[PDB]
Context: bound to proteins that are not shown
This record gives sequence, structure tokens and C1' cells, in this order.
RNA sequence: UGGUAGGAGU
DNA sequence: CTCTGAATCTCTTCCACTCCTACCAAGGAC
DNA sequence: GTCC
DNA sequence: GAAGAGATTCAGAG
Repeated sequence: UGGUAGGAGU
């Protein structure tokens, strides 16, 4: 890159 | 003692669009 | 150079 | 959770 969480906006 | 009812377990689903920030993963042995 |  | 539906079983009852 791709899969995960993490926080946030409406 | 078949046979409608109640107990259990077991599976499935729980909004929709972004902003991003990281973590992650087959070897030396033959 | 290749394999479990 | 938790809520529901469903499959399986199981205890009562005649």
C1' cells in the first nucleotide's frame, strides 16, 4: 500500500 | 406415552457519510 | 538455487 | 447487552 483499532465532525 | 407446551441452547443484528493517526504481517536449512 |  | 426468532430437547400429563 491494504486489514485493524483510536479519537473527532454532522 | 404420545404429544401439545415449555425449558434449554444457538444464530443474527444492532445508521450513515467524512477528517485523519498509528499498529500489523512467510529463513535459514537443504 | 530451492523448500517446508 | 439485549432482543428476537428459531432449532432442539425435555419434562409433564393423559

Solved structure of RNA from Escherichia coli, together with DNA, 58 nucleotides shown.
The entry also contains DNA-directed RNA polymerase subunit alpha, DNA-directed RNA polymerase subunit beta, DNA-directed RNA polymerase subunit beta' and DNA-directed RNA polymerase subunit omega, not shown here.
The entry is indexed under RNA polymerase, riboswitch, fluoride, TRANSFERASE-DNA-RNA complex.
Released in 2024, the model rests on cryo-electron microscopy data to a resolution of 3.7 angstrom.
Entry title: E. coli RNA polymerase consensus volume with a bound fluoride riboswitch in the ligand-bound state.